[PDB]
Context: bound to proteins that are not shown
Molecule: tRNA3Lys
Organism: Homo sapiens
RNA sequence: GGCCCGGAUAGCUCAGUCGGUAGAGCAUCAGACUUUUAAUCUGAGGGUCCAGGGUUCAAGUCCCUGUUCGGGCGCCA
Repeated sequence: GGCCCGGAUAGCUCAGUCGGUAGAGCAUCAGACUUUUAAUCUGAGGGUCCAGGGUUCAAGUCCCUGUUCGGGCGCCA
RNA backbone atom coordinates (compact mmCIF):
# COMPACT_ATOMS: atom_id res chain seq x y z
P G A 1 1.18 3.43 2.86
O5' G A 1 -0.21 2.93 2.28
C5' G A 1 -0.68 3.37 1.01
C4' G A 1 -0.69 2.25 0.00
C3' G A 1 -1.93 1.37 0.00
O3' G A 1 -3.00 1.94 -0.73
C1' G A 1 0.00 0.00 0.00
P G A 2 -4.51 1.45 -0.48
O5' G A 2 -4.45 -0.12 -0.76
C5' G A 2 -5.44 -0.99 -0.23
C4' G A 2 -4.89 -2.37 0.00
C3' G A 2 -5.71 -3.25 0.93
O3' G A 2 -6.81 -3.87 0.27
C1' G A 2 -3.45 -3.33 1.59
P C A 3 -8.18 -4.13 1.07
O5' C A 3 -7.83 -5.35 2.03
C5' C A 3 -7.27 -6.54 1.51
C4' C A 3 -6.87 -7.50 2.60
C3' C A 3 -7.89 -7.71 3.71
O3' C A 3 -8.95 -8.58 3.35
C1' C A 3 -5.77 -7.38 4.66
P C A 4 -10.39 -8.45 4.07
O5' C A 4 -10.12 -8.99 5.55
C5' C A 4 -9.50 -10.25 5.75
C4' C A 4 -9.13 -10.47 7.20
C3' C A 4 -10.25 -10.27 8.20
O3' C A 4 -11.10 -11.40 8.28
C1' C A 4 -8.29 -9.18 8.96
P C A 5 -12.65 -11.25 8.67
O5' C A 5 -12.61 -11.24 10.26
C5' C A 5 -12.98 -10.08 10.94
C4' C A 5 -12.59 -10.10 12.38
C3' C A 5 -13.59 -9.38 13.26
O3' C A 5 -14.62 -10.24 13.72
C1' C A 5 -11.48 -8.41 13.56
P G A 6 -16.15 -9.78 13.58
O5' G A 6 -16.27 -8.64 14.67
C5' G A 6 -15.89 -8.92 16.00
C4' G A 6 -15.84 -7.67 16.82
C3' G A 6 -17.10 -6.84 16.79
O3' G A 6 -18.08 -7.36 17.68
C1' G A 6 -15.22 -5.43 16.50
P G A 7 -19.65 -7.14 17.39
O5' G A 7 -19.96 -5.76 18.10
C5' G A 7 -20.15 -4.61 17.31
C4' G A 7 -19.80 -3.37 18.07
C3' G A 7 -20.81 -2.25 17.92
O3' G A 7 -21.84 -2.35 18.88
C1' G A 7 -18.65 -1.44 17.41
P A A 8 -23.32 -1.84 18.54
O5' A A 8 -23.11 -0.28 18.35
C5' A A 8 -24.22 0.53 18.08
C4' A A 8 -23.84 1.96 17.87
C3' A A 8 -24.96 2.74 17.23
O3' A A 8 -24.89 4.09 17.64
C1' A A 8 -23.13 2.61 15.72
P U A 9 -25.70 4.53 18.95
O5' U A 9 -27.16 3.92 18.72
C5' U A 9 -27.92 4.27 17.58
C4' U A 9 -29.40 4.18 17.86
C3' U A 9 -29.93 5.08 18.97
O3' U A 9 -30.14 6.41 18.53
C1' U A 9 -30.79 2.90 19.26
P A A 10 -29.64 7.66 19.41
O5' A A 10 -30.58 7.65 20.69
C5' A A 10 -32.00 7.68 20.56
C4' A A 10 -32.64 8.51 21.65
C3' A A 10 -31.93 9.83 21.98
O3' A A 10 -32.91 10.84 22.23
C1' A A 10 -32.22 8.57 23.94
P G A 11 -33.34 11.86 21.07
O5' G A 11 -32.16 12.92 21.02
C5' G A 11 -32.08 13.91 20.01
C4' G A 11 -31.06 14.95 20.37
C3' G A 11 -29.67 14.41 20.67
O3' G A 11 -28.90 14.28 19.49
C1' G A 11 -30.36 15.80 22.44
P C A 12 -27.98 12.99 19.21
O5' C A 12 -26.65 13.26 20.06
C5' C A 12 -25.90 14.45 19.88
C4' C A 12 -24.87 14.62 20.98
C3' C A 12 -24.03 13.40 21.29
O3' C A 12 -22.96 13.21 20.38
C1' C A 12 -24.86 14.28 23.30
P U A 13 -22.56 11.73 19.89
O5' U A 13 -21.82 11.09 21.14
C5' U A 13 -20.68 11.71 21.70
C4' U A 13 -20.35 11.14 23.05
C3' U A 13 -20.20 9.63 23.09
O3' U A 13 -18.95 9.20 22.59
C1' U A 13 -21.52 10.33 24.91
P C A 14 -18.69 7.65 22.24
O5' C A 14 -18.46 7.00 23.67
C5' C A 14 -18.74 5.64 23.92
C4' C A 14 -18.84 5.39 25.40
C3' C A 14 -19.07 3.94 25.79
O3' C A 14 -17.87 3.19 25.85
C1' C A 14 -20.64 5.30 26.90
P A A 15 -17.78 1.76 25.13
O5' A A 15 -18.57 0.80 26.13
C5' A A 15 -18.14 0.66 27.48
C4' A A 15 -19.22 0.09 28.37
C3' A A 15 -19.80 -1.25 27.94
O3' A A 15 -18.97 -2.33 28.30
C1' A A 15 -21.55 0.21 28.56
P G A 16 -18.71 -3.53 27.26
O5' G A 16 -17.54 -4.35 27.96
C5' G A 16 -16.68 -3.72 28.90
C4' G A 16 -16.23 -4.68 29.97
C3' G A 16 -16.25 -6.15 29.54
O3' G A 16 -15.10 -6.83 30.05
C1' G A 16 -17.67 -5.84 31.43
P U A 17 -14.00 -7.37 29.01
O5' U A 17 -14.65 -8.71 28.45
C5' U A 17 -15.01 -9.75 29.35
C4' U A 17 -15.29 -11.05 28.64
C3' U A 17 -15.27 -12.27 29.55
O3' U A 17 -16.23 -13.22 29.10
C1' U A 17 -13.62 -12.50 27.88
P C A 18 -17.69 -13.22 29.75
O5' C A 18 -17.43 -13.44 31.30
C5' C A 18 -16.75 -14.61 31.75
C4' C A 18 -17.67 -15.54 32.48
C3' C A 18 -19.05 -15.76 31.83
O3' C A 18 -19.45 -17.13 31.96
C1' C A 18 -19.32 -14.93 34.03
P G A 19 -19.19 -18.17 30.75
O5' G A 19 -20.15 -17.68 29.58
C5' G A 19 -21.53 -17.42 29.81
C4' G A 19 -22.10 -16.50 28.75
C3' G A 19 -23.52 -15.99 29.01
O3' G A 19 -23.64 -14.64 28.57
C1' G A 19 -23.46 -17.19 26.96
P G A 20 -23.11 -13.44 29.51
O5' G A 20 -23.85 -12.14 28.97
C5' G A 20 -25.18 -11.83 29.38
C4' G A 20 -25.42 -10.34 29.40
C3' G A 20 -24.51 -9.52 28.48
O3' G A 20 -25.26 -8.47 27.88
C1' G A 20 -24.33 -8.72 30.70
P U A 21 -25.98 -8.71 26.47
O5' U A 21 -26.84 -7.39 26.26
C5' U A 21 -27.62 -6.85 27.33
C4' U A 21 -28.18 -5.51 26.95
C3' U A 21 -28.76 -5.45 25.54
O3' U A 21 -29.89 -4.59 25.52
C1' U A 21 -27.01 -3.87 25.75
P A A 22 -31.29 -5.10 26.11
O5' A A 22 -31.93 -3.78 26.75
C5' A A 22 -31.28 -3.08 27.80
C4' A A 22 -32.28 -2.43 28.72
C3' A A 22 -33.38 -3.36 29.22
O3' A A 22 -33.78 -2.98 30.53
C1' A A 22 -34.36 -1.59 28.01
P G A 23 -33.23 -3.79 31.80
O5' G A 23 -31.80 -3.14 32.06
C5' G A 23 -31.68 -1.74 32.29
C4' G A 23 -30.28 -1.39 32.71
C3' G A 23 -30.07 0.06 33.09
O3' G A 23 -30.52 0.37 34.39
C1' G A 23 -28.35 -0.60 31.63
P A A 24 -30.87 1.89 34.73
O5' A A 24 -29.59 2.64 34.17
C5' A A 24 -29.06 3.79 34.80
C4' A A 24 -27.62 3.95 34.42
C3' A A 24 -27.13 5.38 34.33
O3' A A 24 -26.86 5.92 35.61
C1' A A 24 -26.39 4.18 32.44
P G A 25 -27.31 7.41 35.97
O5' G A 25 -26.11 8.30 35.43
C5' G A 25 -24.78 8.03 35.85
C4' G A 25 -23.78 8.61 34.90
C3' G A 25 -23.97 10.07 34.56
O3' G A 25 -23.48 10.93 35.57
C1' G A 25 -23.65 8.88 32.57
P C A 26 -24.21 12.32 35.89
O5' C A 26 -23.89 13.23 34.63
C5' C A 26 -22.55 13.47 34.25
C4' C A 26 -22.45 14.12 32.89
C3' C A 26 -23.26 15.39 32.68
O3' C A 26 -22.66 16.54 33.24
C1' C A 26 -23.54 13.97 30.82
P A A 27 -23.52 17.56 34.14
O5' A A 27 -24.58 18.18 33.14
C5' A A 27 -24.18 19.07 32.10
C4' A A 27 -25.19 19.12 30.99
C3' A A 27 -26.56 19.67 31.34
O3' A A 27 -26.60 21.09 31.36
C1' A A 27 -26.84 17.68 30.12
P U A 28 -27.49 21.88 32.44
O5' U A 28 -28.99 21.53 32.05
C5' U A 28 -29.58 22.06 30.88
C4' U A 28 -30.92 21.44 30.60
C3' U A 28 -31.98 21.64 31.67
O3' U A 28 -32.58 22.92 31.62
C1' U A 28 -31.97 19.38 31.01
P C A 29 -32.91 23.71 32.98
O5' C A 29 -34.22 23.00 33.53
C5' C A 29 -35.39 22.94 32.74
C4' C A 29 -36.41 21.99 33.31
C3' C A 29 -36.71 22.16 34.79
O3' C A 29 -37.58 23.25 35.05
C1' C A 29 -36.42 19.88 34.32
P A A 30 -37.59 23.96 36.49
O5' A A 30 -38.22 22.85 37.43
C5' A A 30 -39.49 22.29 37.12
C4' A A 30 -39.87 21.22 38.10
C3' A A 30 -39.64 21.58 39.56
O3' A A 30 -40.66 22.41 40.08
C1' A A 30 -38.78 19.43 39.14
P G A 31 -40.58 22.92 41.60
O5' G A 31 -40.72 21.58 42.43
C5' G A 31 -41.12 21.59 43.79
C4' G A 31 -40.74 20.32 44.48
C3' G A 31 -39.95 20.54 45.75
O3' G A 31 -40.80 20.83 46.84
C1' G A 31 -38.84 18.93 44.44
P A A 32 -40.52 22.16 47.68
O5' A A 32 -39.32 21.72 48.62
C5' A A 32 -39.49 20.60 49.46
C4' A A 32 -38.18 20.01 49.90
C3' A A 32 -37.20 20.99 50.53
O3' A A 32 -37.48 21.26 51.89
C1' A A 32 -36.07 19.69 48.92
P C A 33 -37.30 22.75 52.50
O5' C A 33 -35.73 22.96 52.55
C5' C A 33 -34.90 22.11 53.33
C4' C A 33 -33.45 22.26 52.95
C3' C A 33 -32.90 23.67 52.97
O3' C A 33 -32.58 24.13 54.27
C1' C A 33 -32.24 22.61 50.97
P U A 34 -32.59 25.71 54.61
O5' U A 34 -31.21 26.24 54.03
C5' U A 34 -29.99 25.57 54.33
C4' U A 34 -28.83 26.15 53.58
C3' U A 34 -28.60 27.65 53.82
O3' U A 34 -27.20 27.92 53.78
C1' U A 34 -29.00 27.27 51.52
P U A 35 -26.61 29.35 54.26
O5' U A 35 -26.24 30.08 52.90
C5' U A 35 -25.07 30.88 52.76
C4' U A 35 -24.59 30.88 51.33
C3' U A 35 -25.64 31.23 50.29
O3' U A 35 -25.03 31.95 49.22
C1' U A 35 -24.79 29.07 49.85
P U A 36 -25.65 33.35 48.72
O5' U A 36 -26.55 32.95 47.46
C5' U A 36 -25.95 32.48 46.26
C4' U A 36 -26.93 32.50 45.11
C3' U A 36 -27.51 33.87 44.76
O3' U A 36 -27.71 33.96 43.35
C1' U A 36 -29.27 32.41 45.31
P U A 37 -26.83 34.97 42.46
O5' U A 37 -27.23 34.64 40.95
C5' U A 37 -28.26 35.37 40.30
C4' U A 37 -28.22 35.20 38.80
C3' U A 37 -27.52 33.94 38.28
O3' U A 37 -28.23 33.44 37.15
C1' U A 37 -26.55 35.82 37.28
P A A 38 -28.61 31.88 37.06
O5' A A 38 -27.26 31.14 37.43
C5' A A 38 -27.28 29.85 38.01
C4' A A 38 -26.35 29.76 39.19
C3' A A 38 -26.37 28.43 39.90
O3' A A 38 -25.58 27.46 39.24
C1' A A 38 -26.57 30.15 41.50
P A A 39 -25.94 25.91 39.37
O5' A A 39 -25.30 25.49 40.75
C5' A A 39 -23.92 25.72 41.00
C4' A A 39 -23.59 25.44 42.43
C3' A A 39 -23.90 24.02 42.89
O3' A A 39 -22.86 23.12 42.55
C1' A A 39 -24.78 25.56 44.44
P U A 40 -23.19 21.60 42.12
O5' U A 40 -23.80 20.95 43.44
C5' U A 40 -22.96 20.64 44.54
C4' U A 40 -23.77 20.30 45.77
C3' U A 40 -24.65 19.08 45.64
O3' U A 40 -23.93 17.88 45.78
C1' U A 40 -25.88 20.84 46.63
P C A 41 -24.24 16.63 44.82
O5' C A 41 -25.46 15.90 45.53
C5' C A 41 -25.31 15.36 46.84
C4' C A 41 -26.65 15.17 47.49
C3' C A 41 -27.63 14.29 46.73
O3' C A 41 -27.38 12.91 46.93
C1' C A 41 -28.73 16.25 47.43
P U A 42 -27.71 11.85 45.77
O5' U A 42 -29.31 11.80 45.73
C5' U A 42 -30.06 11.38 46.86
C4' U A 42 -31.53 11.69 46.70
C3' U A 42 -32.19 11.19 45.43
O3' U A 42 -32.51 9.81 45.45
C1' U A 42 -32.81 13.43 45.77
P G A 43 -32.34 8.94 44.12
O5' G A 43 -33.56 9.40 43.20
C5' G A 43 -34.89 9.22 43.64
C4' G A 43 -35.86 10.16 42.97
C3' G A 43 -36.10 9.96 41.49
O3' G A 43 -36.96 8.88 41.21
C1' G A 43 -35.82 12.26 41.93
P A A 44 -36.93 8.17 39.76
O5' A A 44 -37.55 9.26 38.78
C5' A A 44 -38.94 9.49 38.76
C4' A A 44 -39.28 10.72 37.97
C3' A A 44 -39.12 10.59 36.46
O3' A A 44 -40.21 9.92 35.85
C1' A A 44 -38.11 12.59 37.16
P G A 45 -39.97 8.97 34.58
O5' G A 45 -39.94 9.98 33.37
C5' G A 45 -41.04 10.82 33.10
C4' G A 45 -40.64 11.89 32.13
C3' G A 45 -40.01 11.38 30.85
O3' G A 45 -40.97 10.97 29.89
C1' G A 45 -38.64 13.07 31.75
P G A 46 -40.76 9.61 29.06
O5' G A 46 -39.47 9.89 28.18
C5' G A 46 -39.50 10.87 27.15
C4' G A 46 -38.13 11.08 26.55
C3' G A 46 -37.44 9.82 26.05
O3' G A 46 -37.89 9.44 24.76
C1' G A 46 -35.93 11.07 27.36
P G A 47 -38.33 7.91 24.49
O5' G A 47 -36.97 7.09 24.53
C5' G A 47 -35.95 7.34 23.57
C4' G A 47 -35.46 6.06 22.94
C3' G A 47 -36.56 5.09 22.48
O3' G A 47 -36.15 4.39 21.30
C1' G A 47 -35.13 4.00 23.99
P U A 48 -36.19 5.10 19.86
O5' U A 48 -36.28 3.89 18.82
C5' U A 48 -35.18 3.00 18.60
C4' U A 48 -35.64 1.56 18.59
C3' U A 48 -36.41 1.11 17.35
O3' U A 48 -35.53 0.55 16.39
C1' U A 48 -37.50 0.38 19.36
P C A 49 -35.30 1.17 14.93
O5' C A 49 -33.74 0.88 14.70
C5' C A 49 -32.76 1.84 15.06
C4' C A 49 -31.65 1.30 15.94
C3' C A 49 -30.86 0.08 15.44
O3' C A 49 -29.47 0.30 15.63
C1' C A 49 -31.53 -0.25 17.68
P C A 50 -28.44 0.10 14.42
O5' C A 50 -28.70 1.38 13.52
C5' C A 50 -28.62 2.67 14.09
C4' C A 50 -28.24 3.68 13.05
C3' C A 50 -28.81 3.39 11.67
O3' C A 50 -30.17 3.76 11.56
C1' C A 50 -26.51 3.90 11.48
P A A 51 -31.05 3.26 10.31
O5' A A 51 -30.42 4.08 9.11
C5' A A 51 -31.16 4.31 7.94
C4' A A 51 -30.26 4.75 6.82
C3' A A 51 -30.39 3.92 5.57
O3' A A 51 -31.52 4.29 4.81
C1' A A 51 -28.11 4.13 6.10
P G A 52 -32.67 3.20 4.56
O5' G A 52 -32.17 2.50 3.22
C5' G A 52 -31.75 3.32 2.15
C4' G A 52 -30.82 2.60 1.22
C3' G A 52 -31.19 1.18 0.85
O3' G A 52 -32.26 1.07 -0.06
C1' G A 52 -28.91 1.24 1.37
P G A 53 -33.25 -0.19 0.03
O5' G A 53 -32.44 -1.35 -0.70
C5' G A 53 -31.96 -1.15 -2.01
C4' G A 53 -30.88 -2.14 -2.36
C3' G A 53 -31.29 -3.60 -2.29
O3' G A 53 -32.07 -4.03 -3.39
C1' G A 53 -29.25 -3.35 -1.18
P G A 54 -33.13 -5.22 -3.22
O5' G A 54 -32.22 -6.51 -3.15
C5' G A 54 -31.15 -6.66 -4.06
C4' G A 54 -30.27 -7.82 -3.67
C3' G A 54 -31.01 -9.10 -3.38
O3' G A 54 -31.41 -9.79 -4.55
C1' G A 54 -29.42 -8.72 -1.68
P U A 55 -32.48 -10.98 -4.45
O5' U A 55 -31.85 -11.89 -3.32
C5' U A 55 -32.06 -13.28 -3.33
C4' U A 55 -31.31 -13.93 -2.21
C3' U A 55 -32.16 -14.80 -1.31
O3' U A 55 -32.38 -16.08 -1.88
C1' U A 55 -30.93 -13.33 0.03
P U A 56 -33.80 -16.80 -1.72
O5' U A 56 -33.73 -17.40 -0.26
C5' U A 56 -32.61 -18.17 0.15
C4' U A 56 -32.80 -18.65 1.57
C3' U A 56 -34.16 -19.23 1.88
O3' U A 56 -34.26 -20.55 1.37
C1' U A 56 -33.49 -17.76 3.61
P C A 57 -35.37 -21.61 1.86
O5' C A 57 -36.69 -20.76 2.10
C5' C A 57 -37.49 -20.31 1.01
C4' C A 57 -38.88 -19.97 1.49
C3' C A 57 -38.94 -19.04 2.70
O3' C A 57 -40.08 -18.20 2.60
C1' C A 57 -40.03 -21.07 3.21
P A A 58 -39.95 -16.63 2.27
O5' A A 58 -41.39 -16.07 2.66
C5' A A 58 -42.56 -16.75 2.23
C4' A A 58 -43.56 -16.95 3.35
C3' A A 58 -43.03 -17.68 4.58
O3' A A 58 -43.80 -17.26 5.71
C1' A A 58 -44.73 -18.98 3.60
P A A 59 -43.33 -15.97 6.56
O5' A A 59 -41.89 -16.36 7.10
C5' A A 59 -41.65 -17.66 7.62
C4' A A 59 -40.72 -17.63 8.80
C3' A A 59 -39.45 -16.80 8.66
O3' A A 59 -39.62 -15.41 8.89
C1' A A 59 -38.88 -18.94 9.43
P G A 60 -38.38 -14.40 8.68
O5' G A 60 -37.64 -14.40 10.10
C5' G A 60 -36.47 -13.61 10.35
C4' G A 60 -35.58 -14.25 11.39
C3' G A 60 -34.65 -13.28 12.13
O3' G A 60 -34.44 -13.69 13.49
C1' G A 60 -33.35 -14.81 10.88
P U A 61 -33.92 -15.17 13.91
O5' U A 61 -32.34 -15.00 14.05
C5' U A 61 -31.81 -13.85 14.71
C4' U A 61 -30.32 -13.94 14.93
C3' U A 61 -29.50 -14.58 13.81
O3' U A 61 -28.28 -13.87 13.64
C1' U A 61 -29.11 -15.73 15.84
P C A 62 -28.16 -12.72 12.52
O5' C A 62 -28.06 -13.52 11.15
C5' C A 62 -27.18 -14.63 11.01
C4' C A 62 -26.86 -14.92 9.57
C3' C A 62 -26.08 -13.85 8.82
O3' C A 62 -24.68 -13.91 9.08
C1' C A 62 -27.91 -14.54 7.50
P C A 63 -23.76 -12.60 8.92
O5' C A 63 -23.63 -12.39 7.35
C5' C A 63 -23.08 -13.39 6.52
C4' C A 63 -23.20 -13.03 5.07
C3' C A 63 -22.60 -11.69 4.67
O3' C A 63 -21.20 -11.74 4.50
C1' C A 63 -24.75 -11.90 3.72
P C A 64 -20.30 -10.42 4.70
O5' C A 64 -20.68 -9.51 3.46
C5' C A 64 -20.36 -9.92 2.14
C4' C A 64 -20.84 -8.93 1.11
C3' C A 64 -20.40 -7.49 1.31
O3' C A 64 -19.07 -7.25 0.88
C1' C A 64 -22.71 -7.55 0.79
P U A 65 -18.17 -6.13 1.59
O5' U A 65 -18.80 -4.76 1.10
C5' U A 65 -18.81 -4.44 -0.29
C4' U A 65 -19.70 -3.26 -0.59
C3' U A 65 -19.42 -1.97 0.16
O3' U A 65 -18.32 -1.24 -0.35
C1' U A 65 -21.74 -2.39 0.20
P G A 66 -17.40 -0.35 0.63
O5' G A 66 -18.31 0.91 0.96
C5' G A 66 -18.73 1.79 -0.07
C4' G A 66 -19.72 2.80 0.44
C3' G A 66 -19.28 3.59 1.66
O3' G A 66 -18.41 4.67 1.34
C1' G A 66 -21.46 2.79 2.01
P U A 67 -17.24 5.09 2.35
O5' U A 67 -18.02 5.80 3.55
C5' U A 67 -18.88 6.89 3.30
C4' U A 67 -19.60 7.35 4.54
C3' U A 67 -18.73 7.50 5.79
O3' U A 67 -18.01 8.72 5.81
C1' U A 67 -20.70 6.31 6.34
P U A 68 -16.47 8.73 6.27
O5' U A 68 -16.51 8.51 7.84
C5' U A 68 -17.12 9.46 8.69
C4' U A 68 -17.43 8.88 10.05
C3' U A 68 -16.26 8.26 10.78
O3' U A 68 -15.43 9.21 11.42
C1' U A 68 -18.11 6.79 10.89
P C A 69 -13.95 8.81 11.89
O5' C A 69 -14.17 7.92 13.19
C5' C A 69 -14.74 8.49 14.36
C4' C A 69 -14.89 7.49 15.47
C3' C A 69 -13.67 6.64 15.79
O3' C A 69 -12.68 7.32 16.53
C1' C A 69 -15.55 5.25 15.70
P G A 70 -11.13 6.98 16.25
O5' G A 70 -10.97 5.46 16.74
C5' G A 70 -10.91 5.17 18.12
C4' G A 70 -11.12 3.71 18.43
C3' G A 70 -9.98 2.76 18.11
O3' G A 70 -8.88 2.85 19.00
C1' G A 70 -12.01 1.76 17.47
P G A 71 -7.41 2.43 18.51
O5' G A 71 -7.45 0.84 18.50
C5' G A 71 -7.71 0.12 19.69
C4' G A 71 -7.74 -1.36 19.45
C3' G A 71 -6.56 -1.94 18.70
O3' G A 71 -5.41 -2.14 19.50
C1' G A 71 -8.54 -2.77 17.75
P G A 72 -3.94 -2.02 18.86
O5' G A 72 -3.79 -3.32 17.95
C5' G A 72 -3.82 -4.62 18.53
C4' G A 72 -3.92 -5.69 17.47
C3' G A 72 -2.79 -5.74 16.45
O3' G A 72 -1.63 -6.38 16.96
C1' G A 72 -4.85 -5.93 15.33
P C A 73 -0.18 -6.11 16.30
O5' C A 73 -0.25 -6.86 14.89
C5' C A 73 -0.49 -8.26 14.85
C4' C A 73 -0.55 -8.77 13.44
C3' C A 73 0.66 -8.43 12.58
O3' C A 73 1.73 -9.31 12.83
C1' C A 73 -1.35 -8.04 11.36
P G A 74 3.21 -8.96 12.31
O5' G A 74 3.08 -9.15 10.73
C5' G A 74 4.17 -8.91 9.86
C4' G A 74 3.71 -8.22 8.61
C3' G A 74 4.62 -7.12 8.10
O3' G A 74 5.64 -7.64 7.27
C1' G A 74 2.37 -6.34 8.20
P C A 75 6.65 -6.68 6.48
O5' C A 75 5.91 -6.37 5.09
C5' C A 75 5.37 -7.42 4.30
C4' C A 75 4.57 -6.89 3.12
C3' C A 75 5.40 -6.36 1.95
O3' C A 75 4.72 -6.64 0.72
C1' C A 75 3.98 -4.66 2.74
P C A 76 5.08 -7.96 -0.12
O5' C A 76 3.93 -9.00 0.27
C5' C A 76 3.94 -10.33 -0.23
C4' C A 76 3.16 -11.26 0.66
C3' C A 76 1.65 -11.31 0.44
O3' C A 76 1.27 -12.12 -0.66
C1' C A 76 2.10 -11.11 2.75
P A A 77 0.07 -11.66 -1.63
O5' A A 77 -0.89 -12.93 -1.69
C5' A A 77 -1.02 -13.79 -0.57
C4' A A 77 -2.46 -14.06 -0.21
C3' A A 77 -3.49 -13.27 -1.00
O3' A A 77 -3.81 -13.87 -2.25
C1' A A 77 -3.93 -13.04 1.30